[PDB]
């Protein structure tokens, strides 16, 4: 110096809550 995890609410469509690895 960089990155990832599972669902509530929802018309579409999309807003968001938790610590951790080289």
């Nucleotide at each position: 110096g960089g990155a990832c995890c599972u669902c509530u609410c929802g018309a579409a469509a999309g807003a968001g809550a938790u610590g951790u690895c080289c």
Background:
Solved structure of RNA, 22 nucleotides shown. The structure was determined by solution-state NMR and released in 2007. The entry is indexed under RNA, poliovirus, stem-loop, pseudo-2-fold symmetry. The entry is an ensemble of 12 models. Zoll et al. published it in Rna in 2007: "Breaking pseudo-twofold symmetry in the poliovirus 3'-UTR Y-stem by restoring Watson-Crick base pairs". It comes from the structure "Solution structure of the poliovirus 3'-UTR Y-stem".